[PDB]
RNA sequence: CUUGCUGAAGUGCACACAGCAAG
RNA sequence: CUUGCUGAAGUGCACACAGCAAG
Repeated sequence: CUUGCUGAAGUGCACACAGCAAG
Repeated sequence: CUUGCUGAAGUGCACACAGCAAG
């Protein structure tokens, strides 16, 4: 760096932030 | 039946709930 997963505060998805992993 | 607003918990949208309004 990209990728995957996680960080409850009604739920989902997208994004930011963080942790951990993979290459 | 449906809409708007409000109800902080990073941001957006949608949904759920509550109240207050509106068709």